The RNA (28S ribosomal RNA, nucleotides 433 to 1591) from Plasmodium falciparum 3D7 has 999 modelled nucleotides.
Entry title: High-resolution cryo-EM structure of the Plasmodium falciparum 80S ribosome bound to E-tRNA.
Go et al. published it in Structure in 2025: "Antimalarial drug artemisinin stabilizes PfRACK1 binding to the ribosome".
Among the 74 different proteins in the entry, which are not shown, are 60S ribosomal protein L3, 40S ribosomal protein S15 and 60S ribosomal protein L7a.
It holds a match to the Rfam family "Eukaryotic large subunit ribosomal RNA". The literature on the family includes a 2002 paper in BMC Bioinformatics by Cannone et al., "The comparative RNA web (CRW) site: an online database of comparative sequence and structure information for ribosomal, intron, and other RNAs".
[PDB]
Context: one part of a larger RNA, bound to proteins that are not shown
């Protein structure tokens, strides 16, 4: 000069748990039976 | 080749449930403070009314025989 | 030696009285002497919210305000007993709005390890708000790694820095221990034979 | 009724050798 | 006295 | 037939508590 | 089924005892 | 004799057989043997361009000083034989350049111009003198006016390949994790004292029991009964030390 | 039992 | 006619690892019942005896000796007992009480136990071996050694005596101090109006 | 009411060395120093009461 | 070795 | 008094539960992690292998797996379960080669 422990202020990333199942009206696919 | 069902995007407008934290109270375990209480032991005390008893005298303490 | 008896001393007062005559630290005081039970002791008596009823043990029973945790989820033990409540079938005593003693049913915990109500994130799609990685800070701490060595941070030795490469193998001979086959037996040596022959330098037999 | 060799079915003694209850 |  | 005591795993028949 | 008392069997081992094989000694000894 | 006997006494003996093959892993052994590390021994061959002696054929040493026999001449003397001038030109004689060396500053340099250089001083030059070229002696051997010197920056035994990865009781190192258990530094023998075997302490398979608040079992106490000559104490009781008075005959 | 009468 | 003595007697001062009439404290050892104890009968021997009964073993049968409170307490007593295979050590040191050589020594050398070695946590300002106390990773309480003026978290806390230094004191190891002296201050003991 | 004569408690003298220093520092005299007492506090990876991890041993499952 | 609970009607 | 969500479990070195206990040199032994090849099973890849550089709301006490951006430009695995070895580096005044 690094460094253990614990917090804090910055900075950069990030939604797969970090709220809405379904109803309705289109509009553009892809499948299964009679 | 004409019915019937099932799914995935996109817009529009309607619609519930469900998790996470704080605060507040309820009961469990495990501390922390604060004021008290029944019955017993263990030569305790102190006050309010009367009336009395003894003066180097009294519960007591002390010095001799 | 304990018991008992008997004597002398053991208050001070804000009273008097002589002496020093103001002498004293005293809004007093130094020596001698009186008295008086006010004070302070004891005894009868009835009090006990004028006051007092302490302490230390032994046994019981409540209450202000408060801080941390909440493991697990019973297909037939969170049953079954116990507590409670509110109607009952009989007995006790402590004689009672928590008396007792499951001597009939429902319920409900305090039994059987935590449950609820509001807000809020938010009528969000990554924002400055949650999550996570660096950076630099304060508050306490923290001698240089390896090796000999009783002892090492050493006024004991190797280490100036990186990147490649570096150290218990391998053959025979025996032993123990474990797994396999098969057993009074076990092991098909050299060799031979196959309608073995890229593989196969393997695998498969055994003297009629 | 099928004799190649090893260890193993017996041991003990320098050795010639000898060799594990006995037939009721 | 297998 | 397959030597002998002493404790000793299993096996057999009554009886006691769980 | 478990442990106890009595009763019936007797593995493995442990600790003696006894025959018996080979060597040595002793005591005979063709 | 087909040798008998209870005896005793030894064996790695016997009393209705467990072995053989074959995977792995660990102990201890030989080998390069966990890796890397000697002073040292041999076996063959190269070298005298350097220096060390000796030999053949050849070169070289400015200057200057002293002055041995021998010789001529003169003067002395009775012989014998002595004096003075000149001439000569010996000598492992003297001075000093060059060459050939190396006394002293204990001078410079001492990461040098150099793996021995550079300044100054110093030795040494007619001889036991210096140089060149060629040719002789090779390693336990030559060679030495002798220092254990010198043989190619290498000598108290050269170099250059092999035996050979010679051998070391002795310094150095020896490369992922978690979990569980856990040490000695005493003792006996040892050409043993810095090794070493072997007996304690340790860790890893196996069986046999106990699981019946029993029983075996114990660095502990109770009850009963043994064994001791340490602290103390003792000198008037033994030994051994030590100080002083009293009576006696 | 040695001592200086 | 008496030193000094010598020999005899009972008495006085002081002593021992290698001296004993006597003798602790600590520390050792064996013993406390069932594969066994009592009491009886038979059986079997070549052994012993005077003894085919004298004993003695051994071996058979009979009766009987506490348990549940376990032939005295107590006990996370079976984490037991026993074979096989190997490893790593064989240079140690330090405290307290014992103890030898030395003037002595952070010298050498033994005995019991604990520890450092091989081990870090609080605490002693610091420190291989002293106190207290042995270590999975955490919440939260109370606490030991040993502390409470500030470093530094808790008392400028309460109640009693002491002490004034022109080189005060300040607590295990532990980090030095004597003999001999005071007419400086407290507090006792004993003598003499 | 004076003379003495011993006794242990703080406190003095006895007490000289080499860088500049060490009750750990500051400093402290109605201690913050020596000897007692009474209280209340502060303080651990050891104690206690809860959750997790491994290791050991236990209950127990093959309708 | 067999059904538990929650949201919508 | 019909629809919709979540479970409806049975691996024996396995599953549920309860109870003590965790120091550690030289030393010992379990179990897991990674490497060049080798059978077997079954896979990725010009619509971009292997290598490298910086990273991850990532998993796990732990070596370590596993992912995404960017470069490359041609090969790579296999954890389904066995074989095998010239199988893991901070040090030896270590060897080479670069600062």
């Nucleotide at each position: 000069a690094c460094g253990g422990a614990u917090u804090a202020a910055g900075a950069g990333a990030g939604a797969a748990a970090a709220c809405a199942a379904g109803u309705a009206a289109a509009g553009a696919g892809g499948g299964g039976a009679a | 080749a004409u019915u019937c069902u099932c799914u995935u995007c996109u817009u529009u407008a309607u619609u519930a449930a469900a998790a996470g934290a704080a605060a507040c109270a309820u009961c469990a375990g495990u501390g922390a403070u604060u004021a008290a209480u029944u019955u017993a032991a263990u030569u305790u005390c102190a006050a309010u009314a009367a009336a009395g008893c003894a003066a180097u005298c009294c519960c007591c303490u002390g010095a001799a025989a | 030696u304990u018991g008992u008896u008997u004597u002398c001393a053991c208050u001070u007062u804000c009273u008097c009285c002589c002496c020093g005559c103001a002498c004293u630290a005293a809004u007093g005081u130094g020596g001698g002497g009186a008295a008086a039970a006010c004070u302070g002791g004891c005894u009868u008596u009835a009090u006990u919210u004028c006051u007092u009823c302490a302490a230390u043990u032994a046994u019981u029973u409540u209450u202000u305000u408060u801080g941390c945790u909440g493991a697990g989820g019973a297909a037939u033990u969170u049953u079954a007993a116990a507590a409670u409540u509110a109607u009952u079938u009989g007995a006790a005593u402590u004689u009672u709005u928590c008396u007792u003693c499951u001597u009939a049913u429902a319920a409900u915990u305090u039994a059987a390890g935590u449950u609820g109500u509001u807000u809020c994130u938010a009528u969000a799609c990554a924002g400055u708000a949650c999550u996570u990685u660096c950076u630099u800070a304060a508050c306490c701490c923290a001698c240089u790694c390896g090796u000999c060595u009783u002892g090492a941070a050493a006024c004991a030795c190797g280490g100036a820095c990186c990147a490649a490469g570096g150290a218990g193998u391998c053959u025979a001979g025996c032993a123990a221990a474990u797994g396999u086959g098969c057993a009074a037996g076990u092991g098909u040596a050299u060799a031979u034979g196959a309608u073995u022959c890229u593989u196969u330098a393997a695998a498969c037999a055994u003297u009629u | 009724u099928a004799u190649a060799c090893g260890c193993a079915u017996a041991a003990u003694u320098a050795a010639u050798g000898u060799a594990a209850u006995a037939u009721g | 006295u297998c | 037939c397959a030597u002998u005591g002493u404790a000793g795993a299993u096996u057999u028949g009554u009886g006691g508590u769980g | 089924c478990c442990c106890c008392a009595c009763u019936u069997u007797g593995c493995a081992u442990a600790c003696a005892a006894u025959a018996c094989c080979g060597g040595u000694a002793a005591g005979c000894a063709a | 004799a087909u040798g008998c006997u209870u005896u005793a006494u030894u064996g790695a003996g016997u009393a209705c057989g467990a072995g053989c093959a074959u995977a792995u892993u660990u102990g201890g052994u030989a080998g390069g043997a966990c890796c890397c590390g000697a002073g040292a021994g041999g076996c063959u061959u190269u070298g005298a361009a350097c220096u060390a002696a000796g030999c053949g054929u050849g070169a070289u040493g400015a200057g200057a000083u002293u002055g041995a026999a021998g010789u001529c001449a003169g003067a002395c003397g009775a012989a014998a034989g002595u004096c003075u001038g000149a001439u000569g030109g010996a000598g492992g004689a003297u001075c000093g350049a060059g060459u050939u060396g190396a006394u002293a500053c204990u001078g410079a340099c001492g990461u040098g111009c150099a793996a021995a250089u550079c300044g100054u001083u110093c030795a040494u030059u007619u001889c036991a003198a210096u140089c060149a070229c060629g040719u002789u002696u090779a390693g336990g051997g030559g060679c030495g006016a002798a220092a254990g010197a010198c043989u190619a920056a290498u000598c108290g035994a050269a170099a250059a390949g092999c035996c050979u990865a010679u051998u070391a009781g002795c310094u150095g190192g020896u490369u992922a994790u978690u979990u569980u258990c856990g040490a000695a530094a005493g003792a006996u023998c040892u050409c043993u004292c810095a090794g070493g075997a072997u007996c304690g302490c340790u860790g890893g398979a196996g069986u046999u029991g106990a699981u019946u608040a029993a029983u075996a079992u114990a660095a502990u106490u109770u009850u009963a009964c043994c064994a001791g000559g340490u602290a103390g104490a003792g000198a008037u009781a033994a030994u051994g030390a030590u100080u002083a008075g009293a009576g006696g005959a | 039992c040695a001592g200086g009468g | 006619c008496c030193u000094u003595g010598a020999c005899c007697u009972a008495u006085u001062c002081u002593c021992a690892a290698a001296c004993u009439c006597c003798c602790a404290a600590u520390a050792g050892g064996u013993a406390a019942a069932a594969a066994g104890g009592g009491c009886g009968a038979a059986a079997u021997a070549a052994c012993u005896c005077a003894a085919u009964u004298u004993g003695u073993a051994u071996u058979u049968c009979a009766c009987u000796c506490a348990u549940a409170u376990u032939a005295a307490a107590u006990a996370a007593a079976a984490u037991a007992a026993c074979u096989c295979c190997a490893a790593g050590u064989g240079g140690g040191c330090c405290a307290u009480u014992u103890u030898u050589g030395g003037u002595a020594a952070g010298c050498a050398g033994a005995a019991c136990u604990g520890g450092c070695g091989a081990u870090g946590a609080g605490g002693g300002a610091u420190g291989c071996u002293c106190c207290u106390a042995a270590c999975g990773c955490u919440u939260g309480g109370a606490u030991a050694a040993g502390g409470u003026g500030c470093c530094u978290a808790a008392a400028u806390a309460u109640u009693c005596g002491c002490u004034c230094a022109u080189g005060a004191g300040a607590u295990c190891c532990c980090a030095u101090a004597a003999a001999a002296g005071g007419u400086g201050u407290u507090g006792g003991u004993u003598c003499a109006u | 009411a004076u003379g003495a004569a011993c006794u242990a408690g703080c406190c003095c003298u006895g007490a000289a060395a080499a860088u500049g220093g060490a009750u750990g520092g500051c400093g402290c005299u109605a201690a913050a120093g020596c000897g007692g007492a009474u209280u209340a506090c502060c303080g651990a990876u050891a104690c206690c009461a809860a959750g997790c991890c491994a290791u050991a041993a236990a209950a127990a499952g093959a309708a | 070795a067999g059904a538990a609970a929650a949201a919508a009607u | 008094u019909u629809u919709u969500u979540u479970u409806u479990a049975g691996a024996a070195u396995c599953u549920u539960u309860u109870u003590a206990u965790g120091a550690g040199u030289a030393g010992a032994a379990a179990a897991u992690c990674g490497u060049g090849g080798g059978g077997u099973u079954u896979g990725u890849g010009u619509u971009g292998a292997a290598g490298c550089g910086a990273a991850a709301u990532a998993c796990g006490u732990g070596a370590g797996u596993u992912u995404u951006c960017g470069u490359g430009g041609a090969a790579c695995a296999u954890c389904u379960c066995c074989c095998u070895a010239g199988u893991g580096c901070a040090g030896a005044u270590c060897u080479u080669g670069g600062u």